[PDB]
RNA sequence: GCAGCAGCAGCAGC
RNA sequence: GCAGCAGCAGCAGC
Numbered sequence: 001g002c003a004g005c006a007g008c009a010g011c012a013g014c
Numbered sequence: 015g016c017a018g019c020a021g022c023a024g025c026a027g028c
Base pairs, nucleotide, nucleotide: 001025002024004022005021007019008018010016011015
C1' cells in the first nucleotide's frame, strides 16, 4: 500500500 | 452502503 476479520462511535439506513 | 478511530492476522513491502 490492497482486501478481509471483529470492536468503537458518527453519517446514510429512515 | 460512506469515511474516521484504535486492535487482529494475511498478502504486497524490503

Background
Shown are 28 nucleotides from a PDB entry: RNA with a sequence from Homo sapiens. Primary citation: Wan et al., J.Am.Chem.Soc. (2025), "Small CAG Repeat RNA Forms a Duplex Structure with Sticky Ends That Promote RNA Condensation". Lineage of the source: Eukaryota > Vertebrata > Tetrapoda > Hominoidea > Homo. NMR data were recorded at pH 7 and 288 K. Released in 2025, the model rests on solution-state NMR data.